[PDB]
Context: bound to proteins that are not shown
C1' cells in the first nucleotide's frame, strides 16, 4: 500500500406493532 | 408526530487479520 472482517455512529428507505 | 423490532442502502469512525 491494497484486501477482508468485527463493533459503533449519522442519514435515508421499507414493513410490522404501539401510543397520540 | 413520537416509540419498539427486523431488513436494505449510503457516508464515516475505532480496532483486528492478511499482504506490500
Nucleotide at each position: 500500500u491494497g484486501a477482508g472482517g468485527u463493533a459503533g455512529u449519522a442519514g435515508g428507505u421499507u414493513g410490522u406493532a404501539u401510543a397520540g | 408526530u413520537a416509540u419498539a423490532c427486523a431488513a436494505c442502502c449510503u457516508a464515516c469512525u475505532a480496532c483486528c487479520u492478511c499482504u506490500c
Description: Shown are 40 nucleotides from a PDB entry: RNA with a sequence from Drosophila melanogaster. The structure was determined by electron microscopy at 3.3 angstroms resolution and released in 2022. It comes from the structure "Structure of the Dicer-2-R2D2 heterodimer bound to small RNA duplex". The work is reported in "Structure of the Dicer-2-R2D2 heterodimer bound to a small RNA duplex" (Yamaguchi et al., Nature, 2022). Among the 2 different proteins in the entry, which are not shown, are R2D2.